[PDB]
RNA sequence: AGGGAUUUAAAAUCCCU
Numbered sequence: 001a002g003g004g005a006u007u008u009a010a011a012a013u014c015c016c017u
Stems, first nucleotide, its partner, number of pairs: 001017004
Other pairs, nucleotide, nucleotide, family: 007009tHS
């Protein structure tokens, strides 16, 4: 860094790379 779980959406957390 990618997708999934959660969120109105995020952070964080969990799974697979």